[PDB]
Primary citation: Panteleev et al., Nat Commun (2024), "Rumicidins are a family of mammalian host-defense peptides plugging the 70S ribosome exit tunnel". This is an experimental structure of RNA (23S rRNA, nucleotides 1 to 525) from Escherichia coli, with 525 nucleotides shown. Among the 29 different proteins in the entry, which are not shown, are 50S ribosomal protein L15, Rumicidin-2 (12-27) and Large ribosomal subunit protein bL25. It was solved by electron microscopy to 1.95 A. An Rfam search finds the family "Bacterial large subunit ribosomal RNA" in it. Rfam links the family to the GO terms structural constituent of ribosome and ribosome. On this family, see Yusupov et al., Science 2001: "Crystal structure of the ribosome at 5.5 A resolution". The PDB entry is titled "E. coli 50S ribosomal subunit in complex with PrAMP rumicidin-2 (focused refinement)".
Context: one part of a larger RNA, bound to proteins that are not shown
RNA sequence: GGUUAAGCGACUAAGCGUACACGGUGGAUGCCCUGGCAGUCAGAGGCGAUGAAGGACGUGCUAAUCUGCGAUAAGCGUCGGUAAGGUGAUAUGAACCGUUAUAACCGGCGAUUUCCGAAUGGGGAAACCCAGUGUGUUUCGACACACUAUCAUUAACUGAAUCCAUAGGUUAAUGAGGCGAACCGGGGGAACUGAAACAUCUAAGUACCCCGAGGAAAAGAAAUCAACCGAGAUUCCCCCAGUAGCGGCGAGCGAACGGGGAGCAGCCCAGAGCCUGAAUCAGUGUGUGUGUUAGUGGAAGCGUCUGGAAAGGCGCGCGAUACAGGGUGACAGCCCCGUACACAAAAAUGCACAUGCUGUGAGCUCGAUGAGUAGGGCGGGACACGUGGUAUCCUGUCUGAAUAUGGGGGGACCAUCCUCCAAGGCUAAAUACUCCUGACUGACCGAUAGUGAACCAGUACCGUGAGGGAAAGGCGAAAAGAACCCCGGCGAGGGGAGUGAAAAAGAACCUGAAACCGUGUACGU
Repeated sequence: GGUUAAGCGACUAAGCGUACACGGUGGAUGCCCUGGCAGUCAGAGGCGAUGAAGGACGUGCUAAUCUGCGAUAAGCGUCGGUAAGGUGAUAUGAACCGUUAUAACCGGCGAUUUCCGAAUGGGGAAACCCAGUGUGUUUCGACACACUAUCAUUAACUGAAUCCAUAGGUUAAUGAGGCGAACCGGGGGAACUGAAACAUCUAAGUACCCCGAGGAAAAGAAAUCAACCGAGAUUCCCCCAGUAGCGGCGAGCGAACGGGGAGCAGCCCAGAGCCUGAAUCAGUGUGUGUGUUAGUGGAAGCGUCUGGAAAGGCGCGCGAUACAGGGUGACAGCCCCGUACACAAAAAUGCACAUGCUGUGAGCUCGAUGAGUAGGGCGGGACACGUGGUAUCCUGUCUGAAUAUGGGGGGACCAUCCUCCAAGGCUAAAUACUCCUGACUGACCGAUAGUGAACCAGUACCGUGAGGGAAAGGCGAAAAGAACCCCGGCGAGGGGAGUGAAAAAGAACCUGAAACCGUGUACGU
């Protein structure tokens, strides 16, 4: 070295696992705010038959959604402001208008203002159907315009049964109706619930329905309290006080007197004379201030470094009665718009004063002094108070005084004393609220939050209907939004090129998490 034998034995990965790299999906996170939320200070507190709220349909050079407007239709007239640009946006272009003042834009005052809707000439299945009357006009075909609801009130005329009359009828004038977030007064008025069950009681005179009204409403000028001293209409706030009380004396409910404040205001009728149009307010003019509704002016920065870009860094200046804020290629007192501050109105209009005019009766004198009422019986209700020993208030029912020499109240009731004067009415402010307008603010939110709605949302969608009800934001400083070439179906999609600071910023676009799904590599299996 060969053969045979025995023993032991790496290297497989169909697929799978873990790790890492790189991706995909997806849309978290951060950053952002033309949207919300909560307020403060002001304003305005209504709109509607002179046709509202809210809609339908129209309207542009295209013709539609949004915005505006109404057949005069993204607008017309006029007076102001202002101006170099403009004719609202999507939105690109088309046709145009204008540049020192009839372009446009903004404000005052006007004009126009289809159809439906209280809807009002009748009707009706809203956005439609059908008329009458009278004026005109007519080419005899027809056309235009204006009137024509109901009810209330007033007036005139008319007018039954029925003689007067009245009812009724007609016409005219004036007014009303509908809508609206809250606040306000009144008529009705639950239940769940609590009481560890539940019926008295609670919840609660709440929710809700209805009527009415206003910028506020309501209340209001002692037949009030108090306590022998006094106070002096109403409303609201802080106390008194979780007290006194009420209460299946349970659960719970819960004052007043009196004090401190905000604010403060008193009047008139139930009746004549006098006074005379005198207090005074009101209406309507004219003035003067002063708001509001457009506006005007409004300070002061350069160099250099980094960067795509400077407003950043650094250096040296300047303004500030202006360093609020917003914008600009990064976080700017001095770039822009503003801001402090100073000015402004042809026109309309608010408010405060002044003053013409018309109406108004104050003041004085002499009277008058709220009756089916107070009170009572019966039944209920409101008062903190559940009927209780229970005052006071309201009244459905039945009754029923006195009347100033009188009457009410002072918590059973009587007496005394004190206090007030019912049965007629009006009345500002302090108080309540915010659909809406402006300004400003936030140890409020930042896209599953904040409104349901940051966005063409009360939409899409769901429902016969009442009604329910979403999702959905961010390219970049600037569209510079990718000419051209190439693969492909004159595709989708992609690769180059180019733009840009960046395109793993390329429109399924800032960041770009996780689940989930892949390709590659190491090791394991």